[PDB]
Context: one part of a larger RNA, bound to proteins that are not shown
C1' cells in the first nucleotide's frame, strides 16, 4: 500500500427561543424558559503531587480525536507583602554518631563507660560549688509566645495590603505606687484582694493522653408566633407567601452551672438521692459560705461599622428611616462537665509554664533597701503565602467512566447522612441531523400451564415497613426467632390520656 | 385535691367517607425438611480459585534455672530480655460433649559407662646411620544395655464346629512387635458398584435412612457427636415466576443513512 472513507465517534436525564458578535455561529456573550447535582454535592476551602495551570490584552499555523470568534493551547506582560498563619523550637517510633570493638578495606557495631564529648550555675574586682541514664536528627495531622472585626485587586490577604482595636517576646530605662513589726493585709474556715525580701539545693502540678454508654450545660442552625422595611401572587381568596431585621479578638462588671471544698449541728420510725446509679457517725439531711467552667449576661470596642430599605445631586457625592419582642426542643453540628461500663489490652514523651520546703545573705527613716503592682521608652531577623486538588492542572504513555487523605452541611416524607422532590451554590461539559429494518445491549409486561427448561431455579418473578396476635422441633437453656401462620394500614370529623408554671 | 395562663410532642378510640383504596412513588426478609465439613466472629491465591484452606480459643508434648534455652552475625557482637517458669522458646491438634485402644521389633530422640570392641592429631616406647616403620595408647561417636507412640509410623492368617437347613457361641493350627480396640460407612474414603433393604418418584445411576468379609474406615495423621453460624456442598417441599410449551409486543441507546473526523489485525 490494500484494508478504507471502513470499524468507529452510543455512559454520567437536556436542550430550546431572540439579540450581539463575527469573514464564518447547533458548540462564544447577554436576557429569557426548560431541566439536572440535592448538599456523604456536580457546592465552598486545604494536605500531598504539580509548577504559573493564576490574571489582563491579543492570536497565523498546529493542538483542544466535530467544530470554534475560542482555550488549562500560542505570545506579550501582570501577579505570592506577616513580631501574631506555619515552617522554624520538643520529643516519639526510629536514624547517624566521637572514644572502644571488629574489618585487608569499603564498611559494620551505641552502651561497652571512656579525664565520654559541654561542663552548668554563682561569679568578674576569683573564685567557688555542683558533674548522676550525658551529643545530633527525626512530625507543615503529636506537644506548642502571640489577633480580632470591617474595607481593598483584572489577578494578594477571612488574620500577610488599608481603616480601627489589642496582644506576645525581648531590652532598657522613668514617674507614680507599695513594704520595713526587715520582708503587705482580711476572713472561724474554704480562701479574697491585679504590689507583699530570697542564693546553692530540694519537692509537687500542669504540658499528659483508651474505647463504650446514656444524662446535663453553651455556642451555632432548623423551627413557631408578634412589629416595622422591600418584594411576590391578587378574575377568586390569602391579617398571605418569600426576603433581611447583624455586633470580633480584647478591657472590665455580674453570674457561679454539674462536680469539689469550707462552717455550724448530731441522724433510727433511717434518711437523702439518679435516667442508671450512689451517699451518710470517717459526720447524711439542713442551714449557710468559697471556689471552678464558660463558645452566660451588662458595659467599653460601637455603629462612627455591615446591611436593608427609601430619596435627592455628576466624578470611590451626600441626606434620611431603620436594625425589635417572645416563645420551643428524645432536632442537627462542634464542644464541655459528671457518672457509669470494660480489659491476662489500662490506652508517649520532652520542650516550656506555674507553684512549694528551706533560709545562707541583706536595710533605713535628709530615706535607703527594695518590689511578680500602673503607666509610659525602643525593637521585633529568614523561608514559604498565586493557582487546581480533580469525569482536564497529581499518577495511570492522553484532557482516560480508574486511583488518590480531609472540614462545613439547608427544607420537604421518613426511624434513618436511605431512596425522591426542592432552596443557596454550580452546571447543561460528554460531535450534531435524519429515520426507528435485523441482530444486539439496557430496561418492561405477557393468556392457559407453572420447573415440563437445565448440569443445576442460573436469571427473573414471589416476600418486605410499622401495630396486634400466634410460634414447633432441636438446644452448649444463651437461642432457634422476623420461625412458621394471621389480622390492620387513606382521607376527613371527633374523643380519651399523658405535662409547665404562677399565686 | 384550687385558679389562671401557657405549651412542643406521643399513643389509644368511634364515626363518616371512596369504583376495596391506604408501607399508594420510593424504600424495603421468600418460607420449610435434612445430609456433608468447618464450632463460631476472622483471613486468604492484587489480575480465572473466598473454600472444606489458613487462623483461632481448647487440648497435648518439648527445652530452659541463666556459668540457660531459641535464634541472628564475616567479625565485634545482638534478638527474645525494661524478660525469668502463671516466663520464653519448639512442635502437633482444632470450641463444647463423650472418648482417646493394642505395638518400642524397625526408624529417630534419649539415658547411662563396668571394663578386657572398634574409634585420630598430639604425646609414648623400641629398631634403625637417619628418612621412616613398628608397638602399647587413643576424646566425643558408633557398637553394648535401658527409656519414650498427644515421636515417625504400624495394628495377619489357615481348617473344622450346634439331632432340618443356614449360620458359627465353640476347637485345633501357622505366625506377629503388635493383629485394627471403641466406634463408624457404598461416607468429600467401596473397586466391584447403578452394592442389598426401606423411603421418596408416573418413573430417580441422585437423595436420606439401615446393612458391612470395609479393593483401600478408625481414634490429638485424633474417633464419635453436635446448638448456633456460613456469598461453603447436596437432597426434597410450599411459594414464585417467559427457565420452557411458544412466542408476541413496548422504551431507551445503537446498528442503519448524512456532515465532520477517522485507525487497527491481517496480507
Nucleotide at each position: 500500500g490494500g484494508u478504507a472513507g471502513u470499524a468507529g465517534c452510543a455512559a454520567a436525564u437536556a436542550u430550546u427561543c431572540a439579540a450581539a458578535u463575527g469573514a464564518g455561529a447547533a458548540c462564544u456573550u447577554u436576557g429569557a424558559a426548560g431541566g439536572c447535582c440535592g448538599a456523604a454535592g456536580a457546592g465552598g476551602a486545604g494536605a500531598a503531587a504539580g509548577g504559573u495551570u493564576c490574571c489582563a490584552u491579543g492570536u497565523g499555523a498546529a493542538c483542544g480525536g466535530c467544530a470554534c470568534u475560542u482555550g488549562c493551547a500560542c505570545a506579550u506582560g501582570g501577579g505570592u507583602a506577616a513580631g501574631c498563619c506555619g515552617a522554624u523550637c520538643c520529643u516519639a517510633a526510629g536514624g547517624g554518631a566521637a572514644g572502644g570493638g571488629g574489618u585487608a578495606a569499603c564498611c559494620c557495631c551505641g552502651g561497652c563507660a571512656g579525664a565520654u564529648a559541654g561542663c552548668g550555675c554563682g561569679a568578674u574586682c576569683a573564685c567557688g560549688c555542683g558533674c548522676a541514664u550525658c551529643c545530633c536528627c527525626g512530625a507543615a495531622a503529636g506537644g506548642g509566645a502571640a489577633u480580632c472585626g470591617g474595607g481593598u485587586u483584572a489577578a494578594g490577604a477571612u488574620u500577610u495590603c488599608c481603616c480601627g482595636a489589642g496582644c506576645c517576646g525581648g531590652g532598657a530605662u522613668g514617674u507614680g505606687g507599695c513594704g520595713g513589726u526587715u520582708g503587705a493585709c482580711g476572713g472561724c474556715g474554704a480562701c479574697g484582694u491585679u504590689a507583699g525580701g530570697a542564693a546553692g539545693u530540694c519537692c509537687g502540678g500542669a504540658g499528659a493522653c483508651g474505647c463504650c454508654g446514656g444524662c446535663g450545660g453553651g455556642g451555632g442552625c432548623c423551627u413557631c408566633g408578634g412589629g416595622a422595611a422591600g418584594a411576590g401572587u391578587u378574575a377568586u381568596c390569602u391579617u398571605u407567601u418569600c426576603u433581611g431585621c447583624u455586633u470580633a479578638a480584647c478591657g472590665g462588671c455580674c453570674u457561679g452551672c454539674c462536680a469539689a471544698c469550707c462552717c455550724u449541728g448530731g441522724a433510727a420510725a433511717c434518711g437523702g438521692u439518679u435516667c442508671a446509679g450512689c451517699c451518710g457517725g470517717a459526720g447524711g439531711u439542713a442551714g449557710g459560705g468559697u471556689c471552678c467552667a464558660g463558645u452566660g449576661g451588662c458595659c467599653g470596642g460601637a455603629a462612627g461599622a455591615g446591611c436593608a430599605c427609601a430619596c435627592g445631586u455628576c466624578g470611590c457625592g451626600c441626606g434620611g428611616u431603620g436594625u425589635c419582642c417572645g416563645g420551643u426542643g428524645c432536632g442537627c453540628c462542634c464542644c464541655c462537665g459528671g457518672c457509669g461500663g470494660c480489659c491476662c489490652a489500662u490506652g508517649a514523651a520532652a520542650a516550656u509554664c506555674c507553684g512549694g520546703a528551706g533560709g545562707a545573705c541583706c536595710g533605713a527613716g535628709u530615706a535607703c533597701c527594695g518590689u511578680u503592682c500602673a503607666c509610659g521608652c525602643c525593637c521585633g531577623g529568614u523561608c514559604g503565602u498565586a493557582c487546581u486538588c480533580a469525569u482536564a492542572a497529581c499518577c495511570g504513555c492522553a484532557u482516560c467512566a480508574g486511583g488518590u487523605c480531609u472540614c462545613c452541611a439547608a427544607g420537604g416524607u421518613g426511624a434513618a447522612c436511605a431512596g425522591c422532590c426542592u432552596c443557596u451554590g454550580g452546571c447543561c461539559a460528554a460531535u450534531g441531523g435524519a429515520a426507528c429494518a435485523a441482530u444486539g445491549u439496557a430496561g418492561g409486561c405477557a393468556a392457559g400451564g407453572g420447573a415440563a427448561g437445565u448440569c443445576g431455579g442460573c436469571a427473573a418473578a414471589a416476600c418486605g415497613g410499622a401495630u396486634c396476635c400466634g410460634u414447633a422441633a432441636c438446644u452448649u437453656c444463651g437461642g432457634g426467632a422476623a420461625a412458621a401462620g394471621g389480622a390492620u394500614u387513606g382521607g376527613c370529623u371527633c374523643u380519651g390520656a399523658g405535662g409547665a408554671c404562677u399565686g | 385535691a384550687c385558679a389562671g395562663u401557657c405549651g412542643a410532642c406521643u399513643c389509644a378510640g368511634a364515626a363518616c367517607u371512596g369504583g376495596u383504596a391506604c408501607g399508594g412513588a420510593c424504600a424495603a426478609g421468600g418460607g420449610g425438611a435434612a445430609u456433608c465439613c468447618g464450632a463460631c466472629u476472622g483471613u486468604u491465591u492484587a489480575a480465572u480459585u473466598a473454600a472444606a484452606a489458613c487462623a483461632a480459643a481448647g487440648c497435648a508434648u518439648u527445652g530452659c534455672g541463666a556459668u540457660g534455652g531459641u535464634c541472628c552475625u564475616c567479625g565485634c557482637g545482638g534478638a527474645u530480655g525494661c524478660u525469668g517458669a502463671c516466663g520464653c522458646a519448639a512442635u502437633g491438634u482444632g470450641a463444647u460433649u463423650u472418648c482417646u485402644g493394642c505395638c518400642c521389633a524397625g526408624u529417630g530422640c534419649u539415658c547411662u559407662g563396668a571394663a578386657u570392641g572398634u574409634c585420630a592429631a598430639a604425646g609414648u616406647g623400641a629398631a634403625g646411620a637417619a628418612a621412616u616403620u613398628c608397638a602399647a595408647c587413643c576424646a566425643a561417636g558408633c557398637g553394648c544395655g535401658g527409656g519414650u507412640a498427644a515421636a515417625c509410623g504400624g495394628c495377619g492368617g489357615g481348617a473344622g464346629u450346634a439331632a432340618c437347613u443356614a449360620u458359627g457361641a465353640c476347637u485345633c493350627u501357622c505366625u506377629u512387635a503388635a493383629g485394627g480396640u471403641a466406634g463408624c460407612c457404598a461416607a468429600a474414603u467401596g473397586c466391584c458398584u447403578c452394592g442389598u433393604c426401606a423411603u421418596c418418584u408416573a418413573a430417580u445411576u441422585a437423595g436420606u435412612g439401615a446393612c458391612g468379609c470395609g479393593c483401600a474406615u478408625g481414634a490429638a495423621u485424633g474417633a464419635a457427636u453436635u446448638a448456633a453460624c456460613g456469598a461453603g456442598a447436596u437432597u426434597c417441599c410450599c411459594a414464585c415466576u417467559g427457565u420452557c410449551c411458544c412466542u408476541g409486543u413496548c422504551u431507551a441507546c445503537u446498528a442503519u443513512c448524512c456532515a465532520g473526523c477517522g485507525a487497527a489485525a491481517c496480507c
This is an experimental structure of RNA (60S ribosomal RNA, nucleotides 1446 to 2353) from Triticum aestivum, with 770 nucleotides shown.
Entry title: Wheat 80S ribosome stalled on AUG-Stop boron dependently.
An Rfam search finds the family "Eukaryotic large subunit ribosomal RNA" in it. Gene Ontology terms of the family: structural constituent of ribosome and ribosome. On this family, see Yusupov et al., Science 2001: "Crystal structure of the ribosome at 5.5 A resolution".
Released in 2024, the model rests on cryo-EM data to a resolution of 2.9 A.
The reconstruction used 96,104 particles.
The work is reported in "Boric acid intercepts 80S ribosome migration from AUG-stop by stabilizing eRF1" (Tanaka et al., Nat.Chem.Biol., 2024).
The entry has 74 different proteins, among them 40S ribosomal protein uS5, 60S ribosomal protein uL16 and 40S ribosomal protein uS7.
Ions in the entry include magnesium and zinc.
The entry is indexed under ribosome, TRANSLATION.